[PDB]
Shown are 780 nucleotides from a PDB entry: RNA (25S rRNA, nucleotides 1443 to 2360) from Saccharomyces cerevisiae. The sample was in a buffer at pH 7.5. Keywords: RNA modification, ribosome maturation, translation regulation, RIBOSOME. The entry also models magnesium and zinc ions. The structure was determined by electron microscopy at 2.2 angstroms resolution and released in 2024. It holds a match to the Rfam family "Eukaryotic large subunit ribosomal RNA". The family has 88 seed sequences and 107,465 matches in Rfam 15.1. Its Rfam clan is "LSU clan". A reference for the family is Cannone et al. (2002), "The comparative RNA web (CRW) site: an online database of comparative sequence and structure information for ribosomal, intron, and other RNAs", BMC Bioinformatics.

Context: one part of a larger RNA, bound to proteins that are not shown
């Protein structure tokens, strides 16, 4: 080059009509309709992983299965703000120097070992850093989690494009530093309750002891909280030919803080057989029960602050004159074998019994120190300072990741509305999103998916392959044959709607 | 001894009612009689196999008291089992339960702590030699001989004659082995011959299935016979179903098909 303007652009329901913008518009862009995704999503996020793909503004030569005014493209800019979110510490499996060993060596090996392997308080003249002190374990580097442990931050505003990092307001933690209150002390280191304990404190070195960190799994109960249903009133909307006191929607409360609030377990008082208390589930009481009356963890909920001053929802003025201004309301109830998730106290089940360390604290012990117009010490209460480093955009996938690509494929997890219904099944809706995949036209064979057939019923084929038939629920009714556990939903039959109706299954209070 | 208040949805009955329809889309088991297999429930050949193959629980056997077994390392003052100790690791072989595991140690293996001898490296020792050296005796371990062991690896016969009708042979012999296939089981997913042969199953069966057994070539942890439960496991037969067919027929979507864009390949 021929094939050949041929194959092929045919899965993921689906598009249409206007105007706008432009040379041009099936594809942009607004509107309007018309459907999908239908809460294990076509929604809001994030882990790997890309690396600017985010966002503007200008653009269409190449790139997008057509086409393009559009774009994850092309040009040029912006754009990622942390004491409290992570690294950063710790240690897992396990990785790896040192001593030493081995090995021609390149290296091995081995992690506390056959090593003289180190840092803690008081003395401290603070020109300045030391002097000599008396012991303290022997613990042997280091490296290994962006989902294991773990110090401490929330609302609500704010950008074209960043916020749990900005801005306002309101906390909180760690590290120093100091003073004042206050407590305590001439019974020096508080007092109160019989007691479980309590508190605004209320001394405490080496040692050492114990505690949290810190742990599986399933079950049914119990309580929260979120969200669902749902009454009532104060607002907007929508429907009104008829009807609907009617259908949509707003009625928020954050970290932190003080007061309250618990099952469990504990104590004190009594002494229990006529045994009693009690869970859905059968445990527990003279090793002291029911039973009266107390302590306590504060999960969790109330109420207050924090706060109405935000946020929400409206109504009346004024409008690009930095763009407002003004005012009301923003309330009270209720239901549960609901839903998701936390938790709690039990329960089952192992020849399975379900990490470690950093770090916190407490106790025991008694070395020091310590008393009167400031004589110690404050784990009480306010006050002062300071918190470095690196990351922070964004996709997260039917177009930001692999997979030669803008590939029907592969790639961890978190939230989850109402119906129907056993139900995260299938169906449809709402909030969100999306409408994206080359299209007009016509409607042969042939195929690919989807379906239906008089009569016969496997006569078809290797062979019922492949379709059909069967099916939920509720009541009857179920053989042989067995390891007594099953088979079994065996087999094989009956009912099911729609109305208006009856009847049983509660909790509170009243009481005596 | 009630009586007033509040508040669920579940059960069952009951009347009417209607082109006897009602789990009205949606969802949503075909059943039964039996055979071969593996007990099960798990697991593999990613990209042609999922099964009867691997595991499995049970059972069974080896080994080994740490100065060990069984592995590792070039080596080590070196490792794994071992944060271990026989109710443990280590290596293997069956392959739920049931009900059983007959017979052989001649062969290969392995084993003993057997035991004397033969065989007999280097090193050492005697002799000759001038020496190199050469001959001898001596002379471990292992072999060799002698014991054990088959849930080690395996193996487990012929041939002739006999009963008063044929026919068969309880019987009797003889040869030869280690034993000479024991209980079981069968044309088997194991039988050539073979579509054995009878019986059912059907109108008609080289399939199925029961059954018989001189079984080319079954057979016992190479685990033998069974076995209720389970199987996308092979296989026959009924019942229901049905476009599998007899016999095709018609109906949607999206192709093909005509057009605008766009636009390869194989092969030559």
């Nucleotide at each position: 080059g021929g094939u050949a303007g041929u194959a092929g652009c045919a899965a993921a329901u689906a598009u249409u009509c206007a105007a706008a913008u432009g040379a041009g518009a099936a594809c942009u862009u607004u509107g309007a309709a018309g459907a999908c995704u239908g809460a294990a999503g076509u929604g809001g996020g994030g882990a790997a992983a890309g690396g600017u793909u985010c966002c503007a503004c200008g653009u269409c030569a190449a790139c997008a299965g057509c086409a393009g005014u559009u774009g994850g493209a092309c040009g040029u800019g912006g754009g990622u703000u942390a004491g409290u979110c992570g690294a950063u510490c710790c240690u897992a499996a396990g990785a790896g120097a040192u001593g030493g060993g081995g090995a021609a060596g390149c290296u091995c090996c081995g992690u506390u070992u056959c090593a003289a392997a180190g840092g803690c308080c008081u003395g401290a003249u603070u020109u300045u850093a030391u002097g000599c002190a008396g012991g303290c374990c022997a613990c042997c580097a280091u490296c290994g989690a962006a989902a294991g442990g773990g110090a401490a931050u929330c609302c609500g505003g704010u950008u074209a494009a960043g916020a749990u990092u900005c801005c306002g307001g309101a906390a909180c933690c760690u590290g120093g530093a100091u003073a004042u209150g206050g407590a305590u002390u001439c019974u020096u280191c508080a007092c109160g309750g019989u007691a479980a304990c309590g508190u605004a404190a209320c001394u405490g070195a080496a040692u050492g002891u114990g505690g949290a960190g810190a742990c599986g799994u399933c079950g049914g109960c119990g309580c929260g909280a979120g969200c669902c249903c749902u009454g009532g009133g104060a607002g907007g909307a929508g429907u009104u030919a008829u009807c609907u006191u009617u259908u949509c929607u707003u009625c928020u409360u954050a970290a932190c803080a003080g007061c309250u609030u618990a099952u469990c377990a504990c104590c004190c008082c009594g002494g229990a057989a006529u045994u009693g208390g009690u869970u859905u589930a059968u445990c527990c009481g003279g090793a002291g029960a029911u039973g009266g009356g107390g302590u306590c963890u504060u999960a969790u909920g109330g109420c207050u602050g924090g706060a109405a001053g935000a946020g929400g929802c409206c109504a009346g003025c004024a409008c690009c004159u930095u763009u407002g201004c003004u005012g009301g309301c923003u309330c009270c109830g209720g239901u549960g074998c609901g839903c998701u998730u936390g938790u709690g106290a039990c329960g089952g089940c192992c020849c399975g019994u379900g990490a470690a360390a950093a770090u916190c604290c407490a106790c025991a012990g008694g070395a020091a120190g310590g008393a009167a117009u400031a004589g110690u010490u404050u784990u009480c209460a306010u006050g002062c300072c300071a918190g470095g480093u690196c990351g922070u955009a964004c996709u997260g996938a039917u177009a930001a990741c692999c997979g030669c690509a803008g590939c029907a494929g592969g790639u961890c997890u978190c939230c989850a509305a109402g119906g129907u219904g056993a139900a995260c099944a299938g169906c449809c809706u709402c909030u969100a999103g999306u409408u994206g995949a080359u299209a007009g036209a016509a409607u042969a064979a042939u195929g690919u998916a989807g379906a239906u057939a008089a009569g016969g019923g496997a006569a078809g084929u290797c062979g019922g392959c492949a379709a059909a038939a069967u099916a939920g629920a509720u009541c009857c009714g179920u053989a042989a044959c067995u390891u007594c556990g099953g088979g079994a939903u065996a087999a094989g039959g009956a009912u099911u709607g729609g109305c208006u109706c009856u009847a049983a299954g509660g909790g509170u209070c009243g009481g005596g | 001894a009630c009586g007033a208040u509040c508040a669920a949805c579940u059960u069952a009955g009951a009347a009417c009612u209607g082109g006897u329809a009602c789990g009205g889309a949606c969802a949503a088991g075909g059943g039964g009689a039996a055979u071969c297999u593996g007990a099960c429930u798990g697991u593999c050949u990613a990209a042609u196999u999922a099964a009867a193959a691997c595991a499995u629980a049970g059972c069974a056997u080896u080994g080994c008291g740490a100065u060990g077994g069984u592995c590792a390392g070039a080596a080590a003052g070196u490792g794994a089992u071992g944060u271990u100790g026989a109710c443990g690791c280590a290596a293997u072989g069956u392959g739920a339960u049931u009900u059983c595991u007959g017979c052989c140690c001649a062969g290969u293996g392995c084993u003993c702590u057997g035991a004397a001898u033969g065989u007999c490296a280097a090193a050492g020792u005697g002799a000759a030699g001038a020496a190199a050296u050469u001959c001898a005796a001596c002379c471990a371990a292992g072999c060799g001989c002698g014991g054990g062991u088959a849930a080690a690896c395996g193996g487990c016969g012929g041939g002739a004659g006999u009963a008063a009708c044929u026919a068969u042979g309880a019987c009797u012999c003889u040869c030869u082995u280690a034993a000479g296939g024991u209980a079981g089981c069968c044309a088997a997913a194991u039988g050539c011959c073979u579509c054995g042969u009878c019986a059912u199953c059907u109108a008609a069966u080289u399939a199925g299935u029961g059954a018989c057994g001189c079984g080319c070539a079954u057979g016992a942890a190479u685990g033998g016979a069974u076995u209720a439960a389970c199987g996308a496991g092979a296989u026959u037969c009924c019942c229901a179903c049905u476009g599998u067919c007899c016999c095709u027929a018609u109906c949607u979507a999206c192709u093909a098909u005509c057009u605008a864009g766009c636009g390869a390949a194989a092969c030559c």